[PDB]
Primary citation: Davis et al., J.Mol.Biol. (2004), "Rational Design of Inhibitors of HIV-1 Tar RNA Through the Stabilisation of Electrostatic 'Hot Spots".
Solved structure of RNA, 29 nucleotides shown.
It comes from the structure "NMR structure of a synthetic small molecule, rbt203, bound to HIV-1 TAR RNA".
């Protein structure tokens, strides 16, 4: 790093707006 899973275990970028797109951490590999 890949699956998984956190924001009460967290924040950023962000406007004619969703969740768009990620940092670290935990199992396992």
């Nucleotide at each position: 790093g890949g699956c998984a899973g956190a924001u009460c275990u967290g924040a950023g970028c962000c406007u004619g707006g969703g969740a768009g797109c990620u940092c670290u951490c935990u199992g396992c590999c």